[PDB]
Context: bound to proteins that are not shown
C1' cells in the first nucleotide's frame, strides 16, 4: 500500500 | 462467541 466495526479473523 | 485487527 490494500482490506475492515455495513465486521477484523480465531 | 469474542471483539480490531489480517498482508
Nucleotide at each position: 500500500g490494500c482490506c475492515a466495526a455495513u465486521g477484523a479473523g480465531g | 462467541c469474542c471483539g480490531a485487527g489480517g498482508c
The PDB entry is titled "Crystal structure of the spliceosomal 15.5kD protein bound to a U4 snRNA fragment". Shown are 17 nucleotides from a PDB entry: RNA with a sequence from Homo sapiens. Primary citation: Vidovic et al., Mol.Cell (2000), "Crystal Structure of the Spliceosomal 15.5Kd Protein Bound to a U4 Snrna Fragment". Method: X-ray diffraction, resolution 2.9 angstrom. The entry became public in 2001. The entry also contains 15.5 KD RNA BINDING PROTEIN, not shown here. The organism belongs to Homo, within Eukaryota.